[PDB]
The depositors describe the entry as "Cryo-EM structure of Acidibacillus sulfuroxidans Cas12f in complex with sgRNA and target DNA". An RNA structure (sgRNA) with a sequence from Acidibacillus sulfuroxidans, together with DNA, in which 190 nucleotides are resolved. Taxonomically the source falls in Sulfoacidibacillus (Bacteria, Bacillati, Caryophanales, Alicyclobacillaceae). Protein in the same entry: OrfB_Zn_ribbon domain-containing protein. The structure was determined by cryo-electron microscopy at 2.9 angstroms resolution and released in 2023. The sample was in a buffer at pH 8. The work is reported in "An engineered hypercompact CRISPR-Cas12f system with boosted gene-editing activity" (Wu et al., Nat.Chem.Biol., 2023).
Context: bound to proteins that are not shown
RNA sequence: UCGUCGGUUCAGCGACGAUAAGCCGAGAAGUGCCAAUAAAACUGUUAAGUGGUUUGGUAACGCUCGGUAAGGUAGCCAAAAGGCUGAAACUCCGUGCACAAAGACCGCACGGACGCUUCACA
RNA sequence: UGUGGAGUGUGAACCUCUCAAGACCCACAAU
DNA sequence: ATTGTGGGTCTTGAGAGCAAAAACCTG
DNA sequence: CAGGTTTTTG
Numbered sequence: 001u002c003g004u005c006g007g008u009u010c011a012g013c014g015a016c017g018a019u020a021a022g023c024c025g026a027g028a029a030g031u032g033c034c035a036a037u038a039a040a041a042c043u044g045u046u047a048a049g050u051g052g053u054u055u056g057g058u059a060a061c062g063c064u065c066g067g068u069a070a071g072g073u074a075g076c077c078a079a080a081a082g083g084c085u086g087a088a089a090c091u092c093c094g095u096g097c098a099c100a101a102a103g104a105c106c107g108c109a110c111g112g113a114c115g116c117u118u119c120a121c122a
Numbered sequence: 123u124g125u126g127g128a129g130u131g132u133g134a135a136c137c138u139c140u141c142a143a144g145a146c147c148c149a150c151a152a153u
Numbered sequence: 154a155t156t157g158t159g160g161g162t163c164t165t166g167a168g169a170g171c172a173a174a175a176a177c178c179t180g
Numbered sequence: 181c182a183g184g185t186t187t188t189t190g
């Protein structure tokens, strides 16, 4: 200096990761390699000769989907199953309801305190 | 300054999605 | 830097953001 | 039957 999480966008704050402006994996129209010269247009009496460049199959430099670091979480009982308890995220306290790893939990409701910023009145 | 009432717990906001158009970005040729 | 060509994005606008009837699953 | 839940069409 840039990101991640903390609901959404921009800032702050907390905790973290940065070689991420980094590394890596498979499939596939462009690009390259093989065959392969199809439409169409001309000159030309025609003939004939030109320009023009099509159709399939390959690879993977470029292309399409992707992956990849980032907050923190309380243990027992039970043969096992299951049960009990109740941890951890942006103020604190109490009660109640939830919840055993987890991309999925850290929450919600109420009451009180504290802080903020808006109004009204003396 | 104090009292009351209101709102909220970091602050501010919190209609987006899709598609097109015009302009911008990358590669190429001349300069 | 400036004209273009071949591939991708900003800033402007516009439109939208269904409803009703019937068959199937469910109760 | 009753009521949502899909499904199909205006």
Base pairs, nucleotide, nucleotide: 002017003016004015005014006013008135009134010133011132012090022068023067024066025065026064027063031059032058033057034056035055041050042049043048071106072105075084076083077082091113092112093111094110095109096108097107114131115130116129117128119126120125121124122123137170138169139168140167141166142165143164144163145162146161147160148159149158150157151156152155171190172189173188174187175186176185177184180181